[PDB]
Context: bound to proteins that are not shown
C1' cells in the first nucleotide's frame, strides 16, 4: 500500500408509520 | 381514498 | 449506497 472483518459516528433523498389537519 | 404539516422510523 | 474514526485481520 491492497484487500478484508467487527464497532463507532455522521451523511444520503427517497419511503413507511403516527398524531394533527384538508380536499 | 389523496394531498398538507409535524413527529418517529426504514433503507 | 457512500463518508470518517477506531480495532482486528489477510496478500
Nucleotide at each position: 500500500g491492497a484487500c478484508u472483518g467487527a464497532a463507532c459516528g455522521a451523511c444520503c433523498a427517497a419511503u413507511g408509520u403516527g398524531g394533527g389537519g384538508a380536499a | 381514498u389523496u394531498c398538507c404539516c409535524c413527529a418517529c422510523a426504514u433503507u | 449506497g457512500a463518508c470518517g474514526u477506531u480495532c482486528a485481520g489477510u496478500c